Shown are 25 nucleotides from a PDB entry: RNA, together with DNA. It was solved together with argonaute.
Context: bound to proteins that are not shown
RNA sequence: CCUACUACCUC
DNA sequence: TGAGGTAGTAGG
DNA sequence: GT
Numbered sequence: 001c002c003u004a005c006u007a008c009c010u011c
Numbered sequence: 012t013g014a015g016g017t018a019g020t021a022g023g
Numbered sequence: 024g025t
Base pairs, nucleotide, nucleotide: 001023002022003021004020005019006018007017008016009015010014011013
C1' cells in the first nucleotide's frame, strides 16, 4: 500500500 | 441480502 | 526450529 474478514457504531 | 464510517487481525 |  492493497485485499479479506471481523467488531463497533451510525442513517 | 441495506449501507456508510472508523477500527483490529490475516495475509501478500 | 519442534
The 2009 paper behind the entry is "Nucleation, propagation and cleavage of target RNAs in Ago silencing complexes". Crystals were grown from: containing 2.5 mM spermine, 10 mM MgCl2, 5 mM CaCl2, 50 mM Na cacodylate pH 6.0, 10% (v/v) isopropanol, VAPOR DIFFUSION, SITTING DROP, temperature 308 K. It comes from the structure "Crystal structure of T. thermophilus Argonaute N546 mutant protein complexed with DNA guide strand and 12-nt RNA target strand".